[PDB]
Context: one part of a larger RNA, bound to proteins that are not shown
RNA sequence: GAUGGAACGAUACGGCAUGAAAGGAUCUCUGGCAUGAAGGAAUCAUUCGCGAGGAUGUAGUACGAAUGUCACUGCCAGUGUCGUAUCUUACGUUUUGAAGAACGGGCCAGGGAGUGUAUCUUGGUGGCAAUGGCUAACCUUUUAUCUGGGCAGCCGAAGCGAAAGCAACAUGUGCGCAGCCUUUUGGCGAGGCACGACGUAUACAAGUGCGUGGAGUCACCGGGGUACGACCCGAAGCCGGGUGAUCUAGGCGUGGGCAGGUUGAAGCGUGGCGAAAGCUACGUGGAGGACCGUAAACGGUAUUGAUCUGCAAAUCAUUCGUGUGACCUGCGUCUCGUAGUGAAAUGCUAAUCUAACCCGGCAUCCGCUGGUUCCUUCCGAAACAUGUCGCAGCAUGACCUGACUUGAGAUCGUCGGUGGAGUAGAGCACUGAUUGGCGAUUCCGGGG
RNA sequence: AUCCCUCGCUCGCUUGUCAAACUCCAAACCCCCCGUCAUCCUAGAAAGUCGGAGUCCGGACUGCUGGGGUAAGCUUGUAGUCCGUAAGGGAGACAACCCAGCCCGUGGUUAAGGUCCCCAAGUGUCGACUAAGUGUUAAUACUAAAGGGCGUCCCAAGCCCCAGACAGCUGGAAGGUUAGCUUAGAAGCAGCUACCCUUCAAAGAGUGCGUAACAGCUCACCAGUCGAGGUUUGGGGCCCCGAAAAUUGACGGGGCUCAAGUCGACCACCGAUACCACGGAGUACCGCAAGGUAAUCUCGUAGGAAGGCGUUGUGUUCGGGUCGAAGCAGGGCUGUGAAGUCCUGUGGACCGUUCACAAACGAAAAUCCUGGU
Numbered sequence: 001g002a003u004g005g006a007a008c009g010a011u012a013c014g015g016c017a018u019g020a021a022a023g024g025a026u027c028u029c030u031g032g033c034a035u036g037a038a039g040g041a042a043u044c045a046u047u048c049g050c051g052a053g054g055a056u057g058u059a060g061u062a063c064g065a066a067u068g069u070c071a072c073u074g075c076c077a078g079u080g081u082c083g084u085a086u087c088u089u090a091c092g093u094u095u096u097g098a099a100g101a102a103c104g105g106g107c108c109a110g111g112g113a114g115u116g117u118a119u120c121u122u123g124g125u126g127g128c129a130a131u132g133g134c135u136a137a138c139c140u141u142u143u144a145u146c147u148g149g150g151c152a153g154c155c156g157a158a159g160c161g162a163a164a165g166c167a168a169c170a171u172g173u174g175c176g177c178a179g180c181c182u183u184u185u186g187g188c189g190a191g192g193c194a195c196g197a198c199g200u201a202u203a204c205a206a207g208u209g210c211g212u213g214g215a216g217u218c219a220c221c222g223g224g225g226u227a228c229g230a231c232c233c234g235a236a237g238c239c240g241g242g243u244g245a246u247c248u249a250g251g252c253g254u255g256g257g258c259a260g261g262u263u264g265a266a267g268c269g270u271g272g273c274g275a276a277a278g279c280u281a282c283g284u285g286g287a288g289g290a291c292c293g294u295a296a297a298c299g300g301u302a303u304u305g306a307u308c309u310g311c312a313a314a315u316c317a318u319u320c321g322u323g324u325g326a327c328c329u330g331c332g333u334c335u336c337g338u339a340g341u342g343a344a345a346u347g348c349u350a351a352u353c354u355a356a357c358c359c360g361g362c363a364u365c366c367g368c369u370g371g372u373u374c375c376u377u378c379c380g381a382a383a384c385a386u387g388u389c390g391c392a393g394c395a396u397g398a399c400c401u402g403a404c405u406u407g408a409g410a411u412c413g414u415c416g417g418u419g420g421a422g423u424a425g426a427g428c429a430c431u432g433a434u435u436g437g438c439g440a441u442u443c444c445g446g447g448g
Numbered sequence: 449a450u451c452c453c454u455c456g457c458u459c460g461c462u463u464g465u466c467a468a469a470c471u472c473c474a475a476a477c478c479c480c481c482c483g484u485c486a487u488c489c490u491a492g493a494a495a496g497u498c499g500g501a502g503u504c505c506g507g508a509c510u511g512c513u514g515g516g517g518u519a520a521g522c523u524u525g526u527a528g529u530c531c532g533u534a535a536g537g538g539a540g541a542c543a544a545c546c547c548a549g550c551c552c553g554u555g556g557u558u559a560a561g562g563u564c565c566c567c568a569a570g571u572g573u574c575g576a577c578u579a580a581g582u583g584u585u586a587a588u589a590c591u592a593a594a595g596g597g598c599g600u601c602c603c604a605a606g607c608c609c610c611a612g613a614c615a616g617c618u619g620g621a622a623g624g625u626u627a628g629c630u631u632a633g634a635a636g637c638a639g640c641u642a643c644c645c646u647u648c649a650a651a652g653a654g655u656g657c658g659u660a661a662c663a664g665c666u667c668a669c670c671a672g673u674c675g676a677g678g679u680u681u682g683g684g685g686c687c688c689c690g691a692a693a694a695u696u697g698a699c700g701g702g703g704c705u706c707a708a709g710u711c712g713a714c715c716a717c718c719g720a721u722a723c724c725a726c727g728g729a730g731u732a733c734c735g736c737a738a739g740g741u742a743a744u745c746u747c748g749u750a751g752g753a754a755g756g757c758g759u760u761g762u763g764u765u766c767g768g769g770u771c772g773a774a775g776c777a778g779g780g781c782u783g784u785g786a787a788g789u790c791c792u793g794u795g796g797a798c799c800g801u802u803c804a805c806a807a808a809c810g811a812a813a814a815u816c817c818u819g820g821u
Stems, first nucleotide, its partner, number of pairs: 009087010023076002027074001030071006039063001044057005091104003106821006116228013132155003138149002159166002169196001172195004179188003197212006231371002234368001238361006249335009258325001260292003263288001267284007297322003302318002305316002337353001339349003374756006384397005399502001400500006409488003413485001415483003419479002425473001426471002431467003436462005506531007514524003536547003551728007561718003564702003570715001572714006583704002595689003599686010616673003620669001628640001729746002731742004757810001759807005766800003775794008
Other pairs, nucleotide, nucleotide, family: 019077tHS021791cSS022779tWS024027cSS028073cWW029072cWW036065tHS037725cSS038064tHS038555tSS040060tWS040062tHS041061tWH042059tHH043058cWW049051tHS049052tHS051573cSS052572cSS052714tWS060061cHS090105cWW091813tWS094098tWH095097tHS096506tSS096543cWS112811tWS112814tHS113371tWS113811tHH114372cWS115230tWS127133tWS129215tWS130156tWS130214tHS133217tSS135152tWH137150tHS140147cWW158167tWS160209tWS161163tHS161164tHS168211tWS172213cWH176191tHS177190tWH178189tHS182185cWW195213tWH228230tHS233369cWW235365tWH236364tWH237362cWW244337tWH244350tHS245248tWS245335tWH245340tWS249341tSS259293tHS264285tWS264286tWS264287tHS265286tHS266285tHS274276tHS274277tHS296323tHS300301cHS300319cWS301319cWW307312cWS310312tHS311315cWS326343tWS336339cSS337356tHS342345tWS375785cSS376784cWS380750tHS381749tWH382398cWS382503tSS382533tHH383532tHS384503cHS385504cWH389390cSS395504tWH401752tSS406494tWS407492tWS407493tHS408489tWS408490tHH408492tHS409493tSS411412cHS414484cWW418480cWW421477tWH422423cHS423475tWH424474tHS427429cWS428430cHS428467tWH430470cWS434464cWS435463cWW441457tWH446455cWS471472cHS491733cSS501751cSS502750cSS507544tSS517519tHS517520tHS531543cSS534549tWS535548tWS536720cSS537560tSS539542tHH545586cHS547559cSS558720tWH560719tHS562569tWS568718cSS571708cWH578580cHS578707tWH579705tWS580705tWW581582cHS593691tHH594690tHS609676tWS612676tHS613675tHS613677tSS624644cWS629638cWH633660tSS648651tWW655667cWS675676cHS697698cHS699702tWH703708tWS707709tHS735738tHS756786tSS757786tSS758809cWS764802cWW765801cWW769797tWS770797tHS772795tWS772796tWS772797tHS773796tHS773798tSS774795tHS783785tHS812813cHS
């Protein structure tokens, strides 16, 4: 719990059950008193308002989250389930947008995805340091450690140049942060910044580039790039060497088979009609990729039947085609992977065929799809530009994040001013359109 | 043949219109610079260097009459702001519309929006409108037009009006003309035209069911009648017609009519995590510390950065266990949490811990794999 509405929960309050341990004992319940932030009445009086009501006073009062304190009480916390109230259409993913009629999971357990080498770059922490740093192989091992050696080499120490080659400041000046001094305004001022000078290439010149006044190097612990299977899984394929003709296709050897009927070729016999030419009947005969036909065998039309997690990964029933031949079939044997076989459909070659199968190359590759496992804290985008055989990708930049250096300004906003405007609106002054009326071009031209 | 004479463009003065790619003009925004205030800034401006990225499918609302298009919940731009990655409150529900950006708890007051019931707070007030259940629909991809209405409510302006309108009740339409009309016939209604009468309160080249050629029966006109407004136009509000769709259905529903609709105003209240107050947590920066400051700190997808939890083992420190380890089922307590610890039962031999260091170290997902069901 048979009157009931659905992301199965969160929150609050109740019913029932439980509340042994591990949770509370001024704890739970129920009240008093004191102080009380924000907030803050009721009622009544006066007054305003057309009215609903407002204002003033009462009153910043009574109260009020809470904080203390004193009593009272034996529960409370927690847990399960149900009810009432409010809220919420799961989760992960793909997505601009997911509750989706987009993809994924029946459930549970376990397994399940940023790793190593090399190299480059960069951070945190260290050793040593221009008289630089570190060693590699290797030796010392007395069993991988370790200690002491090991200067080969690498990086730094001088750059510029294609090369030949040549080859620089141990500071000349200024500003100035920190720090120090200071009369609190200045001074000194490492590092920093800006110059000047110099080396070399551009060789003529002149300008300029790069470089120059000693900081690197080796580690440990990290981040990241690149190459390797490179976070994990995910094809079709490509290639190497092997396997297969128990299926099937074709060739060959040697066997087996085709109920029962039908038709009636040539040939032959006898006879008719004929002067002959020749024509002709019947009988006999037994030919043919001839006929009918078997649930013999072989095939496989139609039912678009049964079956369709089947009797069966192609079968069954009925209905059909061939059934003496290019026939069917047993066994044997041969022909195969860019090869074979094919009365040719890309058919068949062992349920695999527009290039089989096995293993290997292979952890192939993909910008494409799916997945990628603990918590909190700080900050927090871009879905845009240029280039790209670029358009489902990538690079560079904008935008996010972290650290450091530097040291005094900056401008998201206002107001005023110096400037830019050429959009809105407006207008016809240019360029063109556009409507009549009126006046002229004694001009260029339509009508008899 | 005297180009004997007719006239379209062209050029001007007035009229009527235009322009993305016209401009004699010419804004509002906006941009650079200077000053100013304001804000930020030695708790580090502007600038620089380096490390790590994600991202280059977007979408929407409000404008730009943005461009294109018949239009599109279309397509492609732009400014702002959102969703994406934005809770909570409110619109029935609502990616992006309104309030609002949001650490936890409590109290209070508001915002948007609402106050007949569903549903907290008005069957609120004043003044009108609507009769159609119209409506009960901020934005809205979620809402029907042109046209019409002697529907109703308003404002205004003409004209007529007690020297009597407007519409009804009465009384005459006697002189004109039988105006001209092919065909023997429409002799005022096929029909083309008038200073048709001197003058008259009063009778036309004609308003009607009617006439093969004529007619009684109706008007446009002044007359008396009771006795008060009548009529035309323009501009407005709301409603009505125009108005037809497919399952039974949508103001959210019930329903609602001096409203519970619409319009103009107003009053009180309800109503968030906003705002205020108190308490608490974290964070940023500063500070030797103690602590100080925060109106100007607290949302978050990709993503960066920091600190922790857990698994297994190693070095090392210190331990626990047959008086009962690990594991397992359930429970108590702590911690924001990852988790840790303890209790009961079960279990029968191993298990932790300090400081460090490692990794074949954490699963809910892969039509994931294996097993079980």